[PDB]
Context: bound to proteins that are not shown
Molecule: vRNA; mRNA
Organism: Influenza B virus
RNA sequence: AGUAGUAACAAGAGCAAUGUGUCCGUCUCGCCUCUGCUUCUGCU
RNA sequence: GACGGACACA
Repeated sequence: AGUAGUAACAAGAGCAAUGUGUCCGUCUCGCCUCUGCUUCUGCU
Repeated sequence: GACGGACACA
C1' cells in the first nucleotide's frame, strides 16, 4: 500500500470459540517442530 | 457414552 473496521492482519505462541437448547452425523489408533516427512494446487 | 457439525438466544 492493501485487507479490513471499535482491532487486527500485513508471518514468527495459534497463549482468543462460552452457557443453555434443538436437530444431524460418526465410533476406541493417529497428533510431537532446529531438523527428522512430504512440493502437492486440473470442479468439461 | 464420546467426538464433530449446523441453527437459535444470552